An RNA with a sequence from Homo sapiens: 19 nucleotides with solved positions. Lazzaretti et al. published it in Life Sci Alliance in 2018: "The crystal structure of Staufen1 in complex with a physiological RNA sheds light on substrate selectivity". Crystallisation conditions: 1.7 M (NH4)2SO4, 100 mM Tri-sodium citrate pH 6.2. The structure was determined by X-ray diffraction at 1.9 angstrom resolution and released in 2018. It comes from the structure "Structure of ARF1 RNA".
RNA sequence: GAGUGCCAGA
RNA sequence: CUGGUACUC
Repeated sequence: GAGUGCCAGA
Repeated sequence: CUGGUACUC
C1' cells in the first nucleotide's frame, strides 16, 4: 500500500 | 465517513 472484521461517534 | 484496535496479503 490492498482487502476484511470489531468497538465507538457522526 | 471519522477515531481506535485486530486479522490476511